[PDB]
C1' cells in the first nucleotide's frame, strides 16, 4: 500500500 | 458485551 491466506479468526489469544 | 486478521511484495 495491497495481494494472497488457513478466518467472519484460528493456531490463539487477544484487546475497552 | 464487542473488533479480531496475517505475511511476502
Nucleotide at each position: 500500500g495491497a495481494g494472497g491466506g488457513u478466518g467472519g479468526a484460528a493456531c490463539c489469544g487477544c484487546g475497552c | 458485551g464487542c473488533g479480531u486478521c496475517c505475511c511476502u511484495c